Context: bound to proteins that are not shown
């Protein structure tokens, strides 16, 4: 050649519930 | 003391 890995740079309301799914987070969806 | 995802990086290995 195109596959991985390492700086860099960004990473989503200190507001409240349910559903899917997660090992529980997280994502998604919906109502306050 | 809990370093993770992601791409316009950029840099290396195969």
């Nucleotide at each position: 050649u195109a596959g991985u890995a390492u700086c860099u740079g960004u990473u989503c309301u200190u507001a409240u519930c349910a559903g899917u799914u997660u090992a529980a987070u997280a994502u998604c969806u919906g109502a306050u | 003391g809990a370093u993770g995802a992601u791409g316009u990086c950029a840099u290396a290995c195969u």

Notes: RNU2; MINX: 46 nucleotides with solved positions. The depositors describe the entry as "Structure of the U2 5' module of the A3'-SSA complex". Primary citation: Cretu et al., Nat Commun (2021), "Structural basis of intron selection by U2 snRNP in the presence of covalent inhibitors". It holds a match to the Rfam family "U2 spliceosomal RNA". Rfam 15.1 lists 71,512 matches to the family in 2,642 species. Rfam links the family to the GO terms mRNA branch site recognition, U2 snRNP and pre-mRNA branch point binding. The literature on the family includes a 2001 paper in RNA by Berglund et al., "Crystal structure of a model branchpoint-U2 snRNA duplex containing bulged adenosines". Rfam describes the family as follows. U2 is a small nuclear RNA (snRNA) component of the spliceosome (involved in pre-mRNA splicing). Complementary binding between U2 snRNA (in an area lying towards the 5' end but 3' to hairpin I) and the branchpoint sequence (BPS) of the intron results the bulging out of an unpaired adenosine, on the BPS, which initiates a nucleophilic attack at the intronic 5' splice site, thus starting the first of two transesterification reactions that mediate splicing. It was solved by cryo-EM to 3.1 angstrom.